[PDB]
Context: one part of a larger RNA
Molecule: ROOL RNA, nucleotides 3 to 580
Organism: Firmicutes bacterium CAG:227
RNA sequence: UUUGAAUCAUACCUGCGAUCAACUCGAUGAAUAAAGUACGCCAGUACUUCGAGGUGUGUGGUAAA
RNA sequence: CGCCCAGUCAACCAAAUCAAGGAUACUUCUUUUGGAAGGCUGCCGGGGUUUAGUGAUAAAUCCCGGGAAGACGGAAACCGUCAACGGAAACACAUAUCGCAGAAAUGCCCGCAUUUAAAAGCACGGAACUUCUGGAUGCAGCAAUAGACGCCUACGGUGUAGGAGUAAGCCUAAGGGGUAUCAGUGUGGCAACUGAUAUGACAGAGGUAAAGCCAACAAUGCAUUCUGCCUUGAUGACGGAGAAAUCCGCCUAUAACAGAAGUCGCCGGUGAAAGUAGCCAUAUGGCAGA
RNA sequence: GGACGGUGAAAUUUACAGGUAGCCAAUCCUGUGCAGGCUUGUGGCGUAAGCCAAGGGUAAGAAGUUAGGGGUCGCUCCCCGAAGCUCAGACUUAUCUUCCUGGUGGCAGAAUAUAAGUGAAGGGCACGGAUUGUACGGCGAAGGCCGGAUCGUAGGUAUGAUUCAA
Numbered sequence: 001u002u003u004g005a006a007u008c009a010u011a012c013c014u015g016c017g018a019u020c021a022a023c024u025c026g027a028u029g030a031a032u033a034a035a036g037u038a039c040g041c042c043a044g045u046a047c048u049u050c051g052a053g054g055u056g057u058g059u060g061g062u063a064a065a
Numbered sequence: 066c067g068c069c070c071a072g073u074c075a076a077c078c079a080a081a082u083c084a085a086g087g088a089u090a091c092u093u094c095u096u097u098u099g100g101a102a103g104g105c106u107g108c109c110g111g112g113g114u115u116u117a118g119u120g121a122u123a124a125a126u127c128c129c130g131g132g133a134a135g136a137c138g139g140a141a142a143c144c145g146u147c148a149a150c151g152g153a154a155a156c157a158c159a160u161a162u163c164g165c166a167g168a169a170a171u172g173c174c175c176g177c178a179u180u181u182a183a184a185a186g187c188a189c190g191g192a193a194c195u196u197c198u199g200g201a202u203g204c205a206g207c208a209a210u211a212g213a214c215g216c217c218u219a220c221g222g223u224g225u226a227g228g229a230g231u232a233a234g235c236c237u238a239a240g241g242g243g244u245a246u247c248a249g250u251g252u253g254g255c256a257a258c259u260g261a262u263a264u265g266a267c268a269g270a271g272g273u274a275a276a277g278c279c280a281a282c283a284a285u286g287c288a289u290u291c292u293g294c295c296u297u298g299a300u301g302a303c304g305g306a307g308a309a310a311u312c313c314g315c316c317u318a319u320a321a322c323a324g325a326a327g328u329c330g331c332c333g334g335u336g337a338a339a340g341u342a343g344c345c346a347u348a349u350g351g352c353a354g355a
Numbered sequence: 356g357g358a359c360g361g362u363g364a365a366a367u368u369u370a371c372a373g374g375u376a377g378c379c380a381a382u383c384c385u386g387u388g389c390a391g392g393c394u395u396g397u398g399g400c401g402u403a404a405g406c407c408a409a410g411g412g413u414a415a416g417a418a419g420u421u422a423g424g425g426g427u428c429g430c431u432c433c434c435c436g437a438a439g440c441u442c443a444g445a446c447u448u449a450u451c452u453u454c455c456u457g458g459u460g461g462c463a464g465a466a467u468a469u470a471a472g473u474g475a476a477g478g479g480c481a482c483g484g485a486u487u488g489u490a491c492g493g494c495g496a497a498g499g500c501c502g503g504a505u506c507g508u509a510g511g512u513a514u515g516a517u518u519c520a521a
Base pairs, nucleotide, nucleotide: 001521003520004519005518006517007516008515009514011512012511013510014509015508016507017506018505019504020503023053024052025051026050027049035048036047037046038045039044054163055161056160057159058158059157060156068152069151070107071106072105073104074103077100078099079098080097081096084093085092086091108131109130110129111128112127113126114125115124116123117122132150135147136146137145138144139143164489165488166487171481172480173479174478175477177474178473179472180471181470182469186462187461188335189333190332191331194327195326196325197324198323199322200290201289202288203287204286205285216228217227218226219225220224234273235272236271237270241267243264245262246261247260248259249258292353293352294351295350301316303314304313305312306311336368337367343362344361345360370387371386372385373384374383389457390456391455392454393396397408398407399406400405409453410452411451414448415447416446418441419440423435424434425433426432491502492501493500494499
């Protein structure tokens, strides 16, 4: 007084694509399913999306109504 | 539509204070202080942080907004300020796609149609309205008002007089007993017992002055009550005259209402017609307004 | 008929009056009045001041009309004539005018506006939504399409730290 090289962390936005059953998480993925119920059981049939949660409401308790 | 606690308003009570009354006990009132039964309130929404959770979320905390039992201000068709807003206390079951879209309904704005109005506005005025002051009228400002039966003395046959002291009744305050309620306790369950409230039906305390009655009379509180202008002036009042009946003068509409202040709202060509028409000729108020 | 007192309006009035627009006038017309102005206003004349004529308005006075006084024997008759009223018609003046514009409430200010009322029939915003639908929401008979949320992808960028050379 001005050129060259390398490495490690973190965020926004626009096209393109995929997916989409709760207020959440998970399962099944438009029924020949998942999970369950009934028909004493197994099959078969019928029926219901299903399991766990969270809020709201209702009815009780705490508490005499 | 529980309990406690807080906040708030308290009936009521006590002490002091002020004032007015009652024969008195006492009643009424002002201000302050203290206690207090009971009533009401302790509600709704949003955000941040922390923690827990996979998450929905929850808890804790902090902040904000609204309400708020209530309080205060100051006038106003109302506004502003201030105001606690908790706890024990944690649960079980049933139910709801709780999201997104969405109709009715409701509110505001806009457009349209229609109706009314010399619109909307400022100032002024009016009908009212409100508040305050003074007056008049009404109500409140209220203890009761008794002596039976008996006893003693004196006199007396069929009783009288006096005395001492009184029951009941009535008034005032209180609450001893009992009862009712509630709680504790106790029981096997009651009861009993203990305590706190109601009650005062039962018992007790004090009083029952004035021969008495009616009216009037207090501070204070509550209720009702006032359009403008101009007169007249009584059944009221005052004074005079009179033996009285009555007469005379004078005053008053405070003769029951007089006055002040005022922010909104409502109404209005408010100027002119025009101090014109009309109405009335002065309390039987007149005239205008509502 | 006059005089006086008290109380006391309304109709009407868009400068003041009268018409007209079917009714309906602040709005249209006419007259008057006031303010302002210019090309000095209606007909005629001339070199011109100026005058004549016409029209309209207002006031003193004619016509319609009256209170008071006087005359007379007297009057209900007659004349004079102070107070005092209306015109459609005259007449004289005073001496005003003929053209244009403008006057909205007490003030300011619009009147096709503006402010209330009503209506239903529309649009926007807000709120509400167990009437309703929904395998994310809307549309579509469907296939699909448009939004939403996650996920993946091509990327466009952005911040912090260190070292060797010229």